[PDB]
């Protein structure tokens, strides 16, 4: 610097599918 997560809401939209925010760990 950044994921991840005990989980919760929701935006786009061909309905699939990507996300952000609360809090917290770890290189």
């Nucleotide at each position: 610097g950044g994921a991840a997560g005990a989980c919760c809401g929701g935006u786009c939209u061909u309905c699939g599918g990507a996300c952000c925010g609360g809090c917290u760990u770890c290189c």
Annotation:
Keywords: Ribonuclease P RNA, Ribozyme, transfer RNA processing, P4 stem, U69A mutant, metal binding site, RNA. Shown are 27 nucleotides from a PDB entry: RNA (RNase P RNA P4 stem). On the sample the depositors note: enzymatically synthesized from DNA oligonucleotide template by T7 RNA polymerase. NMR data were recorded at pH 6.4 and 288 K. The structure was determined by solution-state NMR and released in 2004. It comes from the structure "Solution structure of E.coli RNase P RNA P4 stem oligoribonucleotide, U69A mutation".